[PDB]
Context: one part of a larger RNA, bound to proteins that are not shown
Molecule: 25S rRNA, nucleotides 3 to 419; 5.8 S rRNA, nucleotides 1 to 158
Organism: Saccharomyces cerevisiae
RNA sequence: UUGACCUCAAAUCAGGUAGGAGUACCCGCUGAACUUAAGCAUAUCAAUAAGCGGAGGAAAAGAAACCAACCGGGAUUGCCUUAGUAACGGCGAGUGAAGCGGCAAAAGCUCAAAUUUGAAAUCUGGUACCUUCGGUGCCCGAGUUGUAAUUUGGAGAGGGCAACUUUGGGGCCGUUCCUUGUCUAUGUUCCUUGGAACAGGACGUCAUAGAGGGUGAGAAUCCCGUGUGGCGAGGAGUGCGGUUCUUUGUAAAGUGCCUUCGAAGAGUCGAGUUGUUUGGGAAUGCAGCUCUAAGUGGGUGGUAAAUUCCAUCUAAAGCUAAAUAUUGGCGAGAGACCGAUAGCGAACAAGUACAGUGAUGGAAAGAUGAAAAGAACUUUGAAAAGAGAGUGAAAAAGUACGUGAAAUUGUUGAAAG
RNA sequence: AAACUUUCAACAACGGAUCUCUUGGUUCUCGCAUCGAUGAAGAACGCAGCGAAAUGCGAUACGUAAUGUGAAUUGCAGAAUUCCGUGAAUCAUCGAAUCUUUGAACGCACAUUGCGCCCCUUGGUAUUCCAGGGGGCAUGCCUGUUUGAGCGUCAUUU
Numbered sequence: 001u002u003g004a005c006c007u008c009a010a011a012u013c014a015g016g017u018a019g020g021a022g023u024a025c026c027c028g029c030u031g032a033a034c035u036u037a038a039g040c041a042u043a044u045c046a047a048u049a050a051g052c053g054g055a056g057g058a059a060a061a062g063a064a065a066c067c068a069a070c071c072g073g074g075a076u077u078g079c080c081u082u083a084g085u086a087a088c089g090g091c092g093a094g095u096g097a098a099g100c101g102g103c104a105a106a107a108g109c110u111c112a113a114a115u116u117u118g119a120a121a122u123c124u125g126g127u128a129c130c131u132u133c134g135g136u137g138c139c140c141g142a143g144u145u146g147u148a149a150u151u152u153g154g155a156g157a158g159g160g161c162a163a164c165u166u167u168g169g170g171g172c173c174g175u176u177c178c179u180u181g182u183c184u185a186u187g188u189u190c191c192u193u194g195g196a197a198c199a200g201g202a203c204g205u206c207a208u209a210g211a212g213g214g215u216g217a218g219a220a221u222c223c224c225g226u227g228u229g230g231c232g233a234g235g236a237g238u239g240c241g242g243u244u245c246u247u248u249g250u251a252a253a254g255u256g257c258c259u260u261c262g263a264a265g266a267g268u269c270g271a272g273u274u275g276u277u278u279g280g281g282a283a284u285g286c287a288g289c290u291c292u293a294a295g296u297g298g299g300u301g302g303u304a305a306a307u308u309c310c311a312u313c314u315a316a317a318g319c320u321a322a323a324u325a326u327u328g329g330c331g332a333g334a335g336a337c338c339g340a341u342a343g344c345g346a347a348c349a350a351g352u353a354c355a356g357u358g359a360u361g362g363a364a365a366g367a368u369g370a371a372a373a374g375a376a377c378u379u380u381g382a383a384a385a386g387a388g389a390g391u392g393a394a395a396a397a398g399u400a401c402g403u404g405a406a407a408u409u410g411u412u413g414a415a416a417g
Numbered sequence: 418a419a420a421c422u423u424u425c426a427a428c429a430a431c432g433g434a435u436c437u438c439u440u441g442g443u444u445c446u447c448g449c450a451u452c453g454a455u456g457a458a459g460a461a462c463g464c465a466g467c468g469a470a471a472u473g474c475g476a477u478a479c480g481u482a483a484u485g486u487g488a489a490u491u492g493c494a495g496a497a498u499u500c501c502g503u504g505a506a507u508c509a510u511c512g513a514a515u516c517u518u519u520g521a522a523c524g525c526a527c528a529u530u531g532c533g534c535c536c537c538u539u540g541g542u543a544u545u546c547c548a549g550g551g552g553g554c555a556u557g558c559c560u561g562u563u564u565g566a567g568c569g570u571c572a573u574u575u
Stems, first nucleotide, its partner, number of pairs: 002572002005569001006567006013561006020452001025056001026054004036043001040090001066073002077104004087095002108319003111265001121147001122142002125139006156261006163255004168245002172241001176236008187203001188219001189202004204221002206210001212224003270291007297314005329449007337442002354361002366438002374401001377388004402436001408430008417421001459519003462475003466493002481513001483510003486506001524532002533554009
Other pairs, nucleotide, nucleotide, family: 004570tWS019454tHH019555cWW020457tWS023025tHS024057cWW024326cSS025325cSS026059tSS030050tWW031049tHS032048tWH033046tHH034045tHS035044cWW037092cSS042092tWW043093tWS047277tHS056058cSS057325tWS057450cHS058324tWH061076cSS062075cSS063107tWS063108tHS063320tWH064074tHS065269cWS065298tSS066312tHS068070cWS068311tWS069301tWS075322tWW076323tWW081100cWS082099tWS083098tHH084085cHS084096tHS085097tWH086096tHS089092tHS089093tHS097279tHS104323cSS105322cSS106321cWS107320tWS107321tWS112152tWH112264cWS113151tWW116146tHS117146tWW120143tWS120146tHS122147cSS124140cWW155262tHS167251cWH170243cWW171242tWW172242cWS173240cWW174239cWW175237cWW184228cWW185206cSS185209tWS185225cWH193197tWH194196tHS194217tWS195216tSS196216tSS197198cSS197199tHS209210cSS209226cWS211225tHS215219tWH217218cSS219222tHS237238cHS238239cWS265316tHS266294tHH267268cHS268293tWH268316cSS269292tHS277284cWW278280tHS282303cHS294297cSS294315cWW303304cHS328450cWW338342cSS339439tHS340347tWS340366tHS340439tWH342347tWH343441tSS343442tSS345350tSS346350tSS349470cSS350364tHH351352cHS351362tWS352363tWH353362tHS356358tHS368372tWH368397cSS369371tHS369373tHS369394cWS370393tHH371392cWS372395tWW373391cSS373397tWW374398tSS374399tWH375389cWS375398tWS376389tHS381383tHS381384tHS390398tWW391395tWH392394tHS392397tHS403435cWW404433tSS404434tHS405433tHS406432tHS407431tHS416422cWH453521tWS454523cWH456521tHS456522tWS456523tWW457522tHH458520tWS463478tSS468470cHH472479cWW475476cWS480514cWW482511cWS487504tSS487505tHS488499tWS488500tWS488504tHS489505tSS526529tHS543546tWS
C1' cells in the first nucleotide's frame, strides 16, 4: 500500500416522522390590575384574566417512601360529608384543607439491579415467494459499552427431593354493536255556514295508532307520519354453535417441604439559604445556588432540638379501563324560556352592508292573498298616473301589499276666541 | 262676518305600535369521537343557456363516477326512446375520481401572476440555444444505505 474500530459528516440516498388548525373540557408554564380592606403598602381579587407551550375522547391521577395510632385500613378518581371546621391572616378584611364514614366505579401491574455462557437463544431493513394490519426462507445490518428468556419485593432465585392438576391457533355460520331500507288500522257518509270544512250537527270506524306535521279555518279516521310487529341490505367485533389444525407439548403454568440466598433506581435523598406558593403554623409544595448521604438503611408520624423506642410504608425508573369534565365538533330529545326594539350581533344573500391605514368596529331588514287569480280592455294624460272596467271572500289585501295605534297632518262638520 | 288658532268626530294621510303568526334563538338532557405534509382550517380567483348574492363546485368547475329511488326540473328557454327504464331529478346516498392560485406551504422569491436547477420527452438544422408537455428540487429529526473526513485510533506490511 491494505483492512478494521471510534467519532464526525454528505447525498433530490430507502422508508418515515414534526409543524398548522380547533381548543368547551384537559396537562403545564407565565402572570396582572380593576376590586375589598369603607384610606393604604402585607393581605384580597387570584396561585384568576390576558400571554406561551402540549394532549385526548376524555385528559390527569393511579396500584402507597399512603392514611393512620384503630379490634386498624388499603391504587386512582368523583359524589355526599368532614367543614366554613383544624389552620392561615396589618389574627384586620378575609381565607381555608385533610383523615375517618356512606356512596358511584372498581383492575391490575412493568422495568433496572443476576452468567444463556453447552452455544444473542434477540431485533430493524432489503429481497424472493406467499394465506399480506402479517408469514416464511435468504442476505445485509443493529447488538456483548448487552438484544431475548428468567425475577419485581405481594416477592422471587439457585440447588434438593415429591409429586399431581390445567393448556394453543384458525375459517363459516351465530348472537352482539353501528349504518340503513321496506312493509304493517280506521269516513273524506249526509245536513247547515263558508271562497275553502279541517267549523257546527247527525250517523259511524280504528285505536299497543287521540304524538307531531301537512292539506284553501280547530283533521285519530284526507296525506305523511304515530303505535305494534315483520321482512331486508352493508358493515363492527366478544360470549355461541358447531367445523378442522389432532408431539396441537417432555412444550408452558401452578402447587408442598428442606437448604442457601434474596441483587431493589445518587448531584438523588437529605440539609442550608433565597424566592414563590400553601390551611400547613421554627417553614405545605415547587424552583435556583451551596453542601451532599446511607444500607437492620431511607422517608413519614402536621412545634424547633438531643437521647431512647415504636408504628408505617419502600422514593430518587415505568404502564393501566371505569366512575369525573366538557359555553368547541357531530348526531338526537326536550322546556311553566324569547317571540322580530324580544330571542345569539345575525329568524332575511349576517359577521353581511358599512366605517377605520390598522388592530378592530359592525347594523338595519320577517307577514298580499287559499291561489297572482299581480288589474285584460276603454278613456284622460307627453308620462308617472288618474277615472272606469275587471280579479279576489275581501283591493277598508294593489308587492309604497295582514291588522294598521299615537305623535303629526289634510278635508268636512260643530263650537269658542 | 270670514280667514286664522284651538278641541272633538268622520273620512283621508303620516308612521309602523298593537294583535295574531314563527323553517330563528336560548337553556337543559342524552349519545358519539372524526382535522392536517395522502396538504387542514382559512384566503384569492373562477365555474350555470339566461346569476349580483347565498349555497355548491374547481378548467372533469351549481359538477364527473358509483349506489338507491323510480319520472322529474321549473322563473323562462330547452330537451324529454330513457319513462314496463342500467333510468328523470338543483333527489337521496356516497366507498371512485377531479380538486385552478394559495395557505402549516415545501426549488428560491413574492406590493412580482418574478426567477432558477435536475430527469424524461416533443418541435424548431440542436448534450450547449429557444419553446411545448410530463415528473421532480424545503427544514429538523429517526432507522437504514452508500460515499467520505480526522496521526481520534488498532493491526498490517518491499